[PDB]
Context: bound to proteins that are not shown
RNA sequence: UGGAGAACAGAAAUCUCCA
Numbered sequence: 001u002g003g004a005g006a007a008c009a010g011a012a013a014u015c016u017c018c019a
Stems, first nucleotide, its partner, number of pairs: 001019006
């Protein structure tokens, strides 16, 4: 970056798995 778990997050502001 895809595929995974989202409660102030919910385009993301940030959090943790994995190839």